[PDB]
Context: bound to proteins that are not shown
């Protein structure tokens, strides 16, 4: 003095898949309370 | 002109559910390319 393999960590870029809660709208259904109207029937 | 009872009709005032869809947010893992840089070890 020059070849060459292989480890590892930092950096960047990408993303497969999982579960988990809030949250609107739509439909469906759907317990309760109150009001106030108006008819019939009866009475006086 | 009054009560009284029934019956039917309208409108408020809440609470609450259920399915199905969209959409938002926060986790735990797991894989990958790539390029740079450290370390280590061979055999000339």
């Nucleotide at each position: 003095g020059a070849c060459u393999g292989a480890c590892u960590g930092a950096c960047u870029g990408a993303a497969g898949a999982c579960u988990g809660a809030c949250u609107g709208a739509c439909u469906g259904a759907a317990g309760a309370c109150u009001g106030a109207c108006u008819g019939a029937c009866u009475g006086a | 002109u009054c009560a009284g009872u029934c019956a039917g009709u309208c409108a408020g005032u809440c609470u609450u559910c259920a399915g199905u869809c969209a959409g938002u947010c926060a986790g735990u893992c797991u894989u990958c390319a790539g390029u740079c840089a450290g370390u280590c070890a061979g055999u000339c």

Annotation
An RNA structure with a sequence from Homo sapiens, in which 88 nucleotides are resolved. The PDB entry is titled "Cryo-EM structure of MDA5-dsRNA filament in complex with TRIM65 PSpry domain (Trimer)". The organism belongs to Homo, within Eukaryota. Keywords: RNA helicase, Ubiquitin E3 ligase, innate immunity, dsRNA, TRIM family, ATPase, HYDROLASE-IMMUNE SYSTEM-RNA complex.